[PDB]
Context: one part of a larger RNA, bound to proteins that are not shown
RNA sequence: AUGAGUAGCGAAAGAGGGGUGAGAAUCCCCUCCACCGAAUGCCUAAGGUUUCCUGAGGAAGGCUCGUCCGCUCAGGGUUAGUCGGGACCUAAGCCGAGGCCGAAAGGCGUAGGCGAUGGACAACAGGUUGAUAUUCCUGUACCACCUCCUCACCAUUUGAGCAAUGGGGGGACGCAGGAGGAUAGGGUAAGCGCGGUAUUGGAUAUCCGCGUCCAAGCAGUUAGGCUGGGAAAUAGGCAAAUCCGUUUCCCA
RNA sequence: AAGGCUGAGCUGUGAUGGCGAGC
RNA sequence: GCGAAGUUCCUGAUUCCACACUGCCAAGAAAAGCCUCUAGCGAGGUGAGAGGUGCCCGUACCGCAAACCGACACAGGUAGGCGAGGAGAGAAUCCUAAGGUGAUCGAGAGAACUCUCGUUAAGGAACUCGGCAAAAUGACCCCGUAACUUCGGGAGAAGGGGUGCUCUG
RNA sequence: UAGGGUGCAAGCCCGAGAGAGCCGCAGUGAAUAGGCCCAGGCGACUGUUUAGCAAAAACACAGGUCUCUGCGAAGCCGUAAGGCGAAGUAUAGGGGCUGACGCCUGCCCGGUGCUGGAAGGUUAAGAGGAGCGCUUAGCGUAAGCGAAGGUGCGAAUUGAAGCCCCAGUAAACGGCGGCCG
RNA sequence: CGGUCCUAAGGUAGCGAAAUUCCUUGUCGGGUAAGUUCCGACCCGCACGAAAGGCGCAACGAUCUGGGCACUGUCUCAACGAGAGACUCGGUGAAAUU
Repeated sequence: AUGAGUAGCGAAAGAGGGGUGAGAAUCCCCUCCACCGAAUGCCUAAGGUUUCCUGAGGAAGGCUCGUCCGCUCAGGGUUAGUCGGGACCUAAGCCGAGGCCGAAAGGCGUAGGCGAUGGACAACAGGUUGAUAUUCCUGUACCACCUCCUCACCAUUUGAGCAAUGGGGGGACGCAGGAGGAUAGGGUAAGCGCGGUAUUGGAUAUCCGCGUCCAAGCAGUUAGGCUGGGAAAUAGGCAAAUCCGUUUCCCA
Repeated sequence: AAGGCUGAGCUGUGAUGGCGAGC
Repeated sequence: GCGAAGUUCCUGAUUCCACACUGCCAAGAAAAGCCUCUAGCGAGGUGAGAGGUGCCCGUACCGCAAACCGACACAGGUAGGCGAGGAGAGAAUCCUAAGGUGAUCGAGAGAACUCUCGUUAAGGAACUCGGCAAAAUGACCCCGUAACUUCGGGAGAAGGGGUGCUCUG
Repeated sequence: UAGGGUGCAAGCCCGAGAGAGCCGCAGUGAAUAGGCCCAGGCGACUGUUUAGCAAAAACACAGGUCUCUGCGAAGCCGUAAGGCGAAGUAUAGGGGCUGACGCCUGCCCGGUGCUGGAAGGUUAAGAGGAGCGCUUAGCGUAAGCGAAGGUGCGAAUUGAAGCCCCAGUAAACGGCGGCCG
Repeated sequence: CGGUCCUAAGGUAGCGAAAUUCCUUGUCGGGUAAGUUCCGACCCGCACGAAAGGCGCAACGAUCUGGGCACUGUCUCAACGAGAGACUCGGUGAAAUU
C1' cells in the first nucleotide's frame, strides 16, 4: 500500500450570555442546571521528581478542537532547637575483630555493631504570599546545654556535690466484654446579635436568612485509677550497696 | 487508714489579644 | 480596612481516661530515656535568676490519581488519619452540607441488528441438559412454629396478622 | 400521652400501648433489607486449593491408630562448622495411614516389608604362604638338571554385616477360592 | 448343608443396580396424564465390605441429585417503549488479511 474515510475516539449534564482571539461546542468569566459527598471532600505515606507559581507560546504530545494544558520557552518558588529522620534505643534479620569449618571461592559465628514497621523525645493559636509555613510574621511558650554575670544555700578529706559502660526498679506490652467519667462532633432547642418584610393568593408573622468562639503553656482542681506502708535483720543481685529481694516484728 | 505514683478533662490565666455574621 | 453577638440547653462517639476494670487461655518483644543504689570521682558545688547557644537531612507539587504501579491523559491496583445532616441500628440506603466536580470529540436521525433497561393480554416451566436468566421474598412489631436431634440446635423453620396521617397528647 | 433520660427549675430529648377519626388502588407508599419446603448422594463442621477455563465429593481439620525417638533424641538442612527439632525431653518430638460424633472394625503371617533370632549353609578387603612359573651361580659331550637372590602368580586356613534359614508382626505391603451333590 | 479339589486363608458384621451393576431403561412399588433421571425395596455384588476404614448420622454446603409451593417474557409468541452503538453530517482516524 490494501482493508478505508472503514472500526474506534476509553463509564458521566449541560445550557445560554458576555469576553478574548487570525480562528472558539471545546479557553476565561457570569448565571442557572446537574453529579460526588465513609467521597469524586480534607490530610498524609510509598512512589514520582519540578509535574508547583507567574509571564509568553501553539510545531509536536492531547484519540476532536484549542486562544487551553500535567505540553513548549523563559523566569521564579521549598525557610524548623520543638514536625518526620539523624547527632537516642533496640526487634526480626544482616554484618561480624579474633574464632570454628571448608579443594579454592567461601560457609558459619563470639565480642561488637547495623537495622523501624516499635520504645523515647521540648510549640501552640492566629496571620500572611502568585507559589512555603507547627518552618516566615505576631503573640504567648517550652526543652537541652553554657557562664562575662547576680542572688541564696551547702562545703573544702564521715568532706559538699557529682555518679557509673555495674546492681536493682521502671519502661514492659495479649484478646474479648461491659459499665462509668469526659471530650471532640452534632442539634440549632432557648436566649443573643446583624440583615430582611417580601408584590404569585397569604403572613410584624411564634415570619425569613446568616452568625452565635478560642490554643499550647502556667497555676489550681478533678471522675477516678491502681498501689498496703513502716522498723530491724539478712547463705541472694559477677565487686559494693543506706537500693532491690527475702524473713520476722509493728501499724491498716 | 494513710503515703506514694498517676490522671482524661474541667476552672482561672494566656486574651486590653485573636477570630468573628457582615459592611 | 472596620466589625455585632459570641451564653445556656439538648444530644454525644468508632476518640480519650485505659488494657483502667472484669473475664478468658492461646498466657501476650527488646533496649534505652527515666528513677534509685553503691563502686568510683571530687575542691568547690547545688538551686534560682539574668544573659547566651542550639547543627545536618526532608519540606515545592501529585498522592483513589491524567503526576504512583498497570507500554496510554488506561472503567484495574495503591498503607494510614479525619469522614457532617435528614430519616436510620448503621460507615447500609436515598437526598443533601462543608468541600469538590460536569468526565478532552461533537451535531443529527430516532431503521434492522446487538447491548443495558422498563412494561406486557391469556397461560404459568409447556422453555431447557438444568427454572440458566428473570420474577418473587425482603424492614420493624405481634402471634405461631414440625420431623428430627449430638439437646446446642433445627429456627427468621413453616404459617398467619399488623405497619400511613390526625386528634386525645 | 403512660412512662423514661437530663436539670434546681422552666425547658429540652426519648417514648410505648390504646381510643376515636381521616385519606388513597396501594401506608417499611421511594431507595436499601431472607424466597420457602420435602427427599436423597458426598463431605461431619468454620477453613484451604488449580493467580488467569476446575472451589469440588479434592486438601486441611479436631478425633483415632501405628511407628520411630532416652536426648550430641529421632527426623531434617549443610561437604563440614553451624543449625532447626527445642532454650523442648516420651502427657514430648518426627514420620505413615485414617478423618467430628455414634456403633463397630472379622479371617489370612505362605509371599513382600519390618522386628527379633538358634543351629546349618554362603559370602569382601585384609591376614596367611603350601606350591608353581620366569631368571641363573653352578653342573652337564649335548638334551637337560639347577642353589641363592630377584621377580611373577598363588592353594588350604582365617575373615563382618548381609543373604539363605527360623520366629513374630496386617489401623504393615497385601490377600480374603473352585467344582459337584 | 454334605462331599471333593485347591489355598497363607477363602469375605464376618454391615451395606448393595451403589460417585461401584457390564448385561440394564434389571424386577416390583412410589411419585407423573406420560419418569432411561429420582425415591423405597429386592439381591445373579460383570467388579461393595470393615482405619487406601464399614455402616449410620443432628448441624453445616455459591456441593451434586429428584420433587413441590410461590413466582415469573424461560416458553406458547411475541409486542411496545428508554438509553448506548449501528445509521447521516463535521473533526480525527487504526487493524487482522492480501
Primary citation: Takada et al., Nucleic Acids Res. (2024), "A role for the S4-domain containing protein YlmH in ribosome-associated quality control in Bacillus subtilis". This is an experimental structure of RNA (23S rRNA, nucleotides 1302 to 2046) from Bacillus subtilis subsp. subtilis str. 168, with 723 nucleotides shown. The structure was determined by electron microscopy at 1.96 A resolution and released in 2024. Taxonomically the source falls in Bacillus subtilis subsp. subtilis (Bacteria, Bacillota, Caryophanales, Bacillus). Entry title: YlmH bound to PtRNA-50S. An Rfam search finds the family "Bacterial large subunit ribosomal RNA" in it. On this family, see Yusupov et al., Science 2001: "Crystal structure of the ribosome at 5.5 A resolution". The sample was in a buffer at pH 7.5.